Shown are 48 nucleotides from a PDB entry: RNA (Pepper (49-MER)). Huang et al. published it in Nat.Chem.Biol. in 2021: "Structure-based investigation of fluorogenic Pepper aptamer". It comes from the structure "Crystal structure of the Pepper aptamer in complex with HBC, iridium hexammine soak". It was solved by X-ray crystallography to 1.5 A.
RNA sequence: GCGCACUGGCGCUGCGCCUUCGGGCGCCAAUCGUAGCGUGUCGGCGCC
Ligand code: J8F
Numbered sequence: 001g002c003g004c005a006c007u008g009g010c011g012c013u014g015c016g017c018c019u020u021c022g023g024g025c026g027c028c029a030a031u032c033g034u035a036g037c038g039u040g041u042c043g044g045c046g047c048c
Stems, first nucleotide, its partner, number of pairs: 001047004006043001009039005014027005
Other pairs, nucleotide, nucleotide, family: 005006cHS005007tHS005008tWS005040tSS007040cWS007041cWW008032tWS019022tWS020022cHS031034tWH033038tHS034036tHS040041cHS041042cHS041043cHS
C1' cells in the first nucleotide's frame, strides 16, 4: 500500500422514548455496518 470487516468506530440527515440536561435507549427482514446515507480504522489478522 492492499485485503478481511474481527474490531463496530467516525461524518452527515431524520423519527420516537427516557433523562440527574451531562447524555441514554429504540427505529422488521435482506445487504460489512447503519434507522438510513457515507466512510474500510487507534488496532487485530492476512497479502506484497
Ligand atoms: C468502516 N474506515 C467502513 C468504509 C464500510 C466503503 C462498504 C469499525 C469500522 C470502521 C472503522 C473503525 C471501526 C471500529 C470503518 C472504516 C468503512 C466502508 C465500513 C462501504 N472499531 N465502505 O465497502